[PDB]
Source information: Entry title: NMR structure of RNA duplex. Solved structure of RNA, 20 nucleotides shown. The work is reported in "Bulged adenosine influence on the RNA duplex conformation in solution" (Popenda et al., Biochemistry, 2008). The structure was determined by solution NMR and released in 2008. The entry is an ensemble of 10 models.
RNA sequence: GCAGAGAGCG
RNA sequence: CGCUCUCUGC
Numbered sequence: 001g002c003a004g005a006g007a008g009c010g
Numbered sequence: 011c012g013c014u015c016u017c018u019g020c
Stems, first nucleotide, its partner, number of pairs: 001020010
Other pairs, nucleotide, nucleotide, family: none
């Protein structure tokens, strides 16, 4: 840097 | 979809 999940928000 | 945070993977 990307991928997956969790919550938070637009 | 984007952003932030956390966790794992590359």